[PDB]
Primary citation: Cabello-Villegas et al., Rna (2004), "Solution structure of the pseudo-5' splice site of a retroviral splicing suppressor". An RNA: 23 nucleotides with solved positions. The PDB entry is titled "Average solution structure of a pseudo-5'-splice site from the negative regulator of splicing of Rous Sarcoma virus".
RNA sequence: GGGGAGUGGUUUGUAUCCUUCCC
Repeated sequence: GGGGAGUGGUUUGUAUCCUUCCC
RNA backbone atom coordinates (compact mmCIF):
# COMPACT_ATOMS: atom_id res chain seq x y z
O5' G A 1 -1.10 2.86 2.35
C5' G A 1 -0.81 3.36 1.03
C4' G A 1 -0.71 2.25 0.00
C3' G A 1 -1.95 1.37 0.00
O3' G A 1 -2.99 1.91 -0.83
C1' G A 1 0.00 0.00 0.00
P G A 2 -4.53 1.53 -0.57
O5' G A 2 -4.58 -0.03 -0.98
C5' G A 2 -4.34 -0.43 -2.33
C4' G A 2 -4.23 -1.94 -2.48
C3' G A 2 -5.49 -2.64 -2.01
O3' G A 2 -6.48 -2.60 -3.04
C1' G A 2 -3.54 -3.82 -1.28
P G A 3 -8.04 -2.83 -2.70
O5' G A 3 -8.09 -4.42 -2.40
C5' G A 3 -8.82 -4.93 -1.28
C4' G A 3 -8.59 -6.42 -1.08
C3' G A 3 -9.57 -6.99 -0.06
O3' G A 3 -10.71 -7.49 -0.76
C1' G A 3 -7.32 -7.65 0.49
P G A 4 -12.14 -7.58 -0.03
O5' G A 4 -11.95 -8.84 0.96
C5' G A 4 -12.33 -8.75 2.34
C4' G A 4 -11.94 -9.99 3.13
C3' G A 4 -12.51 -9.95 4.54
O3' G A 4 -13.86 -10.42 4.58
C1' G A 4 -10.22 -10.56 4.61
P A A 5 -14.91 -9.78 5.62
O5' A A 5 -14.34 -10.27 7.04
C5' A A 5 -14.27 -11.66 7.36
C4' A A 5 -13.58 -11.89 8.71
C3' A A 5 -14.19 -11.03 9.80
O3' A A 5 -15.35 -11.66 10.34
C1' A A 5 -11.80 -10.96 9.92
P G A 6 -16.51 -10.78 11.04
O5' G A 6 -15.81 -10.29 12.40
C5' G A 6 -15.36 -11.25 13.38
C4' G A 6 -14.69 -10.59 14.56
C3' G A 6 -15.58 -9.51 15.18
O3' G A 6 -16.09 -9.92 16.46
C1' G A 6 -13.29 -8.69 14.78
P U A 7 -17.08 -8.97 17.32
O5' U A 7 -16.14 -8.45 18.53
C5' U A 7 -15.81 -9.31 19.64
C4' U A 7 -14.76 -8.68 20.56
C3' U A 7 -15.25 -7.38 21.18
O3' U A 7 -15.81 -7.66 22.48
C1' U A 7 -13.09 -7.04 20.17
P G A 8 -16.52 -6.50 23.35
O5' G A 8 -15.37 -5.38 23.47
C5' G A 8 -15.64 -4.01 23.12
C4' G A 8 -14.39 -3.15 23.15
C3' G A 8 -14.72 -1.69 22.88
O3' G A 8 -15.14 -1.03 24.09
C1' G A 8 -12.76 -2.33 21.67
P G A 9 -16.09 0.27 24.02
O5' G A 9 -15.07 1.41 23.50
C5' G A 9 -13.98 1.84 24.32
C4' G A 9 -13.09 2.85 23.62
C3' G A 9 -13.90 3.99 23.03
O3' G A 9 -14.28 4.94 24.03
C1' G A 9 -12.16 3.31 21.53
P U A 10 -15.52 5.93 23.79
O5' U A 10 -14.97 6.90 22.62
C5' U A 10 -13.87 7.78 22.86
C4' U A 10 -13.43 8.49 21.59
C3' U A 10 -14.63 9.10 20.86
O3' U A 10 -14.90 10.40 21.44
C1' U A 10 -13.16 7.95 19.32
P U A 11 -16.40 11.02 21.47
O5' U A 11 -16.68 11.38 19.91
C5' U A 11 -15.80 12.29 19.25
C4' U A 11 -16.08 12.46 17.76
C3' U A 11 -17.60 12.55 17.47
O3' U A 11 -18.11 13.55 16.54
C1' U A 11 -16.44 10.61 16.45
P U A 12 -19.63 14.19 16.72
O5' U A 12 -20.60 13.22 15.83
C5' U A 12 -19.95 12.35 14.93
C4' U A 12 -20.49 12.27 13.51
C3' U A 12 -20.40 10.83 13.01
O3' U A 12 -21.57 10.92 12.11
C1' U A 12 -18.48 12.21 12.24
P G A 13 -22.28 9.71 11.26
O5' G A 13 -21.45 9.60 9.86
C5' G A 13 -20.48 8.58 9.64
C4' G A 13 -19.87 8.57 8.19
C3' G A 13 -18.34 8.83 8.14
O3' G A 13 -17.51 8.81 6.97
C1' G A 13 -19.59 10.78 7.71
P U A 14 -17.94 8.01 5.68
O5' U A 14 -18.68 6.77 6.37
C5' U A 14 -18.18 6.13 7.55
C4' U A 14 -18.37 4.65 7.40
C3' U A 14 -17.96 4.33 5.99
O3' U A 14 -17.05 3.22 5.99
C1' U A 14 -20.43 4.25 6.33
P A A 15 -15.62 3.42 5.24
O5' A A 15 -14.94 4.66 6.04
C5' A A 15 -14.87 5.96 5.44
C4' A A 15 -14.44 7.05 6.43
C3' A A 15 -13.21 6.64 7.21
O3' A A 15 -12.04 6.90 6.44
C1' A A 15 -14.80 7.50 8.72
P U A 16 -10.77 5.93 6.56
O5' U A 16 -10.25 6.23 8.05
C5' U A 16 -9.73 7.52 8.38
C4' U A 16 -9.52 7.68 9.89
C3' U A 16 -8.68 6.54 10.45
O3' U A 16 -7.28 6.78 10.26
C1' U A 16 -10.58 6.88 11.83
P C A 17 -6.23 5.56 10.33
O5' C A 17 -6.27 5.15 11.89
C5' C A 17 -5.84 6.08 12.89
C4' C A 17 -6.19 5.59 14.29
C3' C A 17 -5.56 4.24 14.59
O3' C A 17 -4.17 4.35 14.93
C1' C A 17 -7.79 4.28 15.38
P C A 18 -3.18 3.10 14.72
O5' C A 18 -3.92 1.93 15.56
C5' C A 18 -3.45 1.56 16.86
C4' C A 18 -4.38 0.56 17.54
C3' C A 18 -4.00 -0.87 17.19
O3' C A 18 -2.85 -1.28 17.94
C1' C A 18 -6.37 -0.61 17.14
P U A 19 -1.83 -2.37 17.34
O5' U A 19 -2.69 -3.73 17.42
C5' U A 19 -3.12 -4.25 18.68
C4' U A 19 -4.18 -5.33 18.52
C3' U A 19 -3.71 -6.43 17.58
O3' U A 19 -2.84 -7.37 18.22
C1' U A 19 -5.97 -5.86 17.12
P U A 20 -1.78 -8.22 17.36
O5' U A 20 -2.73 -9.18 16.48
C5' U A 20 -3.52 -10.19 17.12
C4' U A 20 -4.47 -10.87 16.13
C3' U A 20 -3.70 -11.49 14.97
O3' U A 20 -3.25 -12.79 15.38
C1' U A 20 -5.62 -10.29 14.16
P C A 21 -2.07 -13.54 14.59
O5' C A 21 -2.75 -13.87 13.17
C5' C A 21 -1.99 -13.79 11.96
C4' C A 21 -2.81 -14.23 10.75
C3' C A 21 -2.04 -14.01 9.46
O3' C A 21 -1.18 -15.12 9.17
C1' C A 21 -4.22 -13.09 9.24
P C A 22 0.17 -14.90 8.33
O5' C A 22 -0.38 -14.63 6.84
C5' C A 22 -1.09 -15.65 6.14
C4' C A 22 -1.68 -15.13 4.83
C3' C A 22 -0.62 -14.46 3.97
O3' C A 22 0.17 -15.41 3.25
C1' C A 22 -2.59 -13.14 4.00
P C A 23 1.65 -15.02 2.75
O5' C A 23 1.35 -13.92 1.60
C5' C A 23 0.69 -14.30 0.39
C4' C A 23 0.45 -13.10 -0.52
C3' C A 23 1.73 -12.31 -0.76
O3' C A 23 2.54 -12.91 -1.78
C1' C A 23 -0.10 -10.83 -0.37